Source information:
Released in 2021, the model rests on X-ray crystallography data to a resolution of 2.23 angstroms. Shown are 48 nucleotides from a PDB entry: RNA (Pepper (49-MER)). The entry is indexed under Fluorescent RNA, Aptamer, HBC525, RNA. The work is reported in "Structure-based investigation of fluorogenic Pepper aptamer" (Huang et al., Nat.Chem.Biol., 2021). Crystals were grown from: 0.1 M ammonium chloride, 0.005 M magnesium chloride, 0.025 M HEPES, pH 7.0, 1.25 M 1,6-hexanediol, 40% MPD.

RNA sequence: GCGCACUGGCGCUGCGCCUUCGGGCGCCAAUCGUAGCGUGUCGGCGCC
Numbered sequence: 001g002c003g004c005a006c007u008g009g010c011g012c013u014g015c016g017c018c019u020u021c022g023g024g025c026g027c028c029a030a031u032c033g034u035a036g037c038g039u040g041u042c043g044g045c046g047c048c
Base pairs, nucleotide, nucleotide: 001047002046003045004044006043009039010038011037012036013035014027015026016025017024018023
């Protein structure tokens, strides 16, 4: 550099709830993941 998408983060834009107020929980199934759209990394592992 690239890959896997283990890690499930991050940017953006909505919908409901909870919230003492700096937040938290949720948003069928399929498709990495996600409510959804976008993004392949401080790392791990594989390739050169």